[PDB]
RNA sequence: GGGCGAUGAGGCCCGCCCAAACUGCCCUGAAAAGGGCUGAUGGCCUCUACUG
Numbered sequence: 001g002g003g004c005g006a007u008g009a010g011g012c013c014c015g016c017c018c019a020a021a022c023u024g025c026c027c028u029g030a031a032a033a034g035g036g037c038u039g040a041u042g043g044c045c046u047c048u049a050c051u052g
Stems, first nucleotide, its partner, number of pairs: 002017004008047006024037005
C1' cells in the first nucleotide's frame, strides 16, 4: 500500500469519498441549448501539450 479535488503525468502535503467524493465561471434562454472566458496544481511544485 484504494479512489477523488473543472484538461495529461509525477513528488510531497491537505481535505474528502466508499460507489461516492468530483464534473469551473460569465452572457442569452422557459427549456433543449446558443454564444464567451480562465486554468493542465486541491496547494507547493516538476514535466508534457498549447497557432505561441
This is an experimental structure of RNA (Fluoride riboswitch) with a sequence from Thermotoga petrophila, with 52 nucleotides shown. It comes from the structure "Crystal structure of fluoride riboswitch". Sample source: RNA was prepared by in vitro transcription with T7 RNA polymerase. An Rfam search finds the family "Fluoride riboswitch aptamer (crcB RNA motif)" in it. NCBI's taxonomy places the organism under Bacteria, Thermotogati, Thermotogales, Thermotogaceae, Thermotoga. Method: X-ray crystallography, resolution 2.27 angstroms. The entry became public in 2012. Crystallisation conditions: 0.1 M MES sodium, pH 6.5, 35-40% w/v MPD, VAPOR DIFFUSION, temperature 293K.